Overview: Solved structure of RNA (crRNA (61-MER)) from Escherichia coli, together with DNA, 138 nucleotides shown. The entry also models zinc ions. Keywords: CRISPR Cascade, Immune System-RNA Complex. It was solved by X-ray crystallography to 2.45 angstroms. It comes from the structure "Crystal structure of E. coli Cascade bound to a PAM-containing dsDNA target at 2.45 angstrom resolution". Crystallisation conditions: 1.6 M Na/K Phosphate.
[PDB]
Context: bound to proteins that are not shown
RNA sequence: AUAAACCGACGGUAUUGUUCAGAUCCUGGCUUGCCAACAGGAGUUCCCCGCGCCAGCGGG
DNA sequence: CTGTTGGCAAGCCAGGATCTGAACAATACCGTCATCGAGCACTGCACAGA
DNA sequence: TCTGTGCAGTGCTCGATGTTTTATTTAT
Numbered sequence: 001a002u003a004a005a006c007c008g009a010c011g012g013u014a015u016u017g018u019u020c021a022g023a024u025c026c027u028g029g030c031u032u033g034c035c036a037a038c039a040g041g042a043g044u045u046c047c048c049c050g051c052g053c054c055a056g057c058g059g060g
Numbered sequence: 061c062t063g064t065t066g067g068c069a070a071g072c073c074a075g076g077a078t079c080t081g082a083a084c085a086a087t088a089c090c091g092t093c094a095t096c097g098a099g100c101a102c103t104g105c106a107c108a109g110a
Numbered sequence: 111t112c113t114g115t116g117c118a119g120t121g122c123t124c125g126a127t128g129t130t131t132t133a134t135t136t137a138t
Stems, first nucleotide, its partner, number of pairs: 009092005015086005021080005027074005033068005039062002047060001049058002093128008102119001107114004
C1' cells in the first nucleotide's frame, strides 16, 4: 500500500438424413536461315638417379 | 596464343442455347435481497455416581 | 477412572413476506 486490499462465472450438450451437370463442336490457310574461314603456333618439367665427348641419352 | 558481323519476326475472322437451386424438428435450468421467530441439529460442560 | 441424562447455549434451517416493470416494430 490507490472505492483500495482479499477475490474463478461456473457445470451438461452429434446438426442431422436425401441428390449425374448434362447434351452439340477442324484452329485454319502462306514461308531458304543464309553468305566468309589452315588448328595451327609454342620445347619450362619440380625433383632423386646412371653414362657420357658437356652436346645430350637413360632407369626409378 | 587466337571465337565475327548485318538484316529480318505477318495478317483475317470467329466464343451458343435450354432448364433446374428442398424440406422437418429442436435453443435449458440454478444461485449470487432481506426480515422474524419458531422448531430442531453440533458441541462441548463439567460432573455424580456408576 | 472414565462416562452416562439432564441441562445451558445456541447454530441453525423453516416459510411467509416487505416491494412492484414499460418503453418497438425498416424500406418498399

Among the 5 different proteins in the entry, which are not shown, are CRISPR system Cascade subunit CasB, CRISPR system Cascade subunit CasE and CRISPR system Cascade subunit CasC. Hayes et al. published it in Nature in 2016: "Structural basis for promiscuous PAM recognition in type I-E Cascade from E. coli".